This is an experimental structure of RNA (crRNA; ssRNA target), with 76 nucleotides shown. It was solved by cryo-EM to 3.1 A. The depositors describe the entry as "Structure of type I-D Cascade bound to a ssRNA target". The entry is indexed under CRISPR, Complex, Ribonucleoprotein complex, type I-D, type ID, type I, cyanobacteria, synechocystis, RNA binding protein, RNA BINDING PROTEIN-RNA complex. The reconstruction used 167,000 particles. It was solved together with Cas7d, Cas5d, Cas10d and Cas11d.

[PDB]
Context: bound to proteins that are not shown
RNA sequence: ACUGAAACGAUUGUUGUGCCCCUGGCGGUCGCUUUCAAUGCCU
RNA sequence: AGGCAUUGAAAGCGACCACCAGGGGCACAACAA
Numbered sequence: 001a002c003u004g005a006a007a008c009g010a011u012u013g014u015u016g017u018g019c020c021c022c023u024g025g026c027g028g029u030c031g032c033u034u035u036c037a038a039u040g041c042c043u
Numbered sequence: 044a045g046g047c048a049u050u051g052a053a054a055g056c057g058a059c060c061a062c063c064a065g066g067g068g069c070a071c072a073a074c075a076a
Base pairs, nucleotide, nucleotide: 013074015072018069022065023064025062027060029058030057031056033054036051039048041046042045043044
């Protein structure tokens, strides 16, 4: 020589391992394919 | 045995119910050199 000149708080690191949207539940209940009809007419 | 004549109106669902409870983090590790 600016109490100066140069000056990486850096490297490695998995928010990870396990975990069933589970358990139960009747598309149910009532309902007449009903009502009327001359196998007719004449030989 | 003949001619004839194989149907016809109407109806084509209606009511109600479209969920119910209970759970909604639990464990630990917060630095190592």